Context: bound to proteins that are not shown
RNA sequence: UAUAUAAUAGAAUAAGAUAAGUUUUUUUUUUUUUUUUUUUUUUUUUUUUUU
RNA sequence: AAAAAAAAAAAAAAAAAAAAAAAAAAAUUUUUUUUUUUUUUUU
Numbered sequence: 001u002a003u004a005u006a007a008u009a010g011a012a013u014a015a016g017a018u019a020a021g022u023u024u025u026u027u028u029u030u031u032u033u034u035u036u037u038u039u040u041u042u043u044u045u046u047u048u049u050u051u
Numbered sequence: 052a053a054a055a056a057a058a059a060a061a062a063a064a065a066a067a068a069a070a071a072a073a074a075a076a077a078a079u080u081u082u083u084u085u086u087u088u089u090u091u092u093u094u
C1' cells in the first nucleotide's frame, strides 16, 4: 500500500458466343479432237526415154 | 503392152509445233528445361 488478468480447429465440390492485326509462280505429266510441216507406202492422171 | 524418171490429187502410218477439253489426293506425331540487360538519346 496498489488502478485490472484474458487464445482451440472439423468440410474437399466443373457452364459454354465481344463487328481484329494473311495473301507476292502458277506449272508439269497422260489421253482425245482439229490445223500445219516432213518422211514412207498404195491408187489415178499427164509428160519424157528405152524395149 | 512393159520398165524407169518428174509433177498433181486421194488414203494410211510415224515424228514435230499450235489450240480446245478431261484427270492428279488423304491417313496425330509437332514441338518444351537460362542468373540471360549490349538498341541509345536530348522527349
Base pairs, nucleotide, nucleotide: 028075029074030073031072032071033070034069035068036067037066038065039064040063041062042061043060044059045058046057047056048055049054050053051052
Molecule: mRNA; gRNA
Organism: Trypanosoma brucei